[PDB]
RNA sequence: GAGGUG
RNA sequence: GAGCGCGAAAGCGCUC
RNA sequence: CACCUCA
Numbered sequence: 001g002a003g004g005u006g
Numbered sequence: 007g008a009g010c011g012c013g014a015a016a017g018c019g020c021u022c
Numbered sequence: 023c024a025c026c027u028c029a
Base pairs, nucleotide, nucleotide: 001028002027003026004025005024006023007022008021009020010019011018012017
Other pairs, nucleotide, nucleotide, family: 013015tHS013016tHS
C1' cells in the first nucleotide's frame, strides 16, 4: 500500500 | 463507535 | 481499532 478475518 | 432500519424476542440488515 | 496474508 493492496487483499482478508475480527 | 456513530446514524438509521427490521424482529414479539433471540437476533439481523444498511451507511459511514 | 486489532489481527491474518502478500512473488